The PDB entry is titled "DENV1 SLA three-way junction RNA (DenvSLAsh)".
This is an experimental structure of RNA with a sequence from Dengue virus 1, with 40 nucleotides shown.
NMR data were recorded at pH 6.5 and 298 K.
It was solved by solution NMR.
C1' cells in the first nucleotide's frame, strides 16, 4: 500500500454512563464509517 472477513459509537450532551438525543459525509428508508482481526 493491496485483498478479504466481523452486526452496532467516531464526535457532542445527558442518566448511576444502561439508554437516548443531537453534530459530520451519503441518505432518511435505513444502513455504513471513524475500529479490530487475517492474508499477500
Nucleotide at each position: 500500500g493491496g485483498a478479504c472477513g466481523u452486526g452496532g459509537a467516531c464526535c457532542g450532551a445527558c442518566u448511576u454512563c444502561g439508554g437516548u438525543c443531537g453534530g459530520a459525509a451519503g441518505g432518511a428508508a435505513a444502513c455504513u464509517u471513524a475500529a479490530c482481526g487475517u492474508c499477500c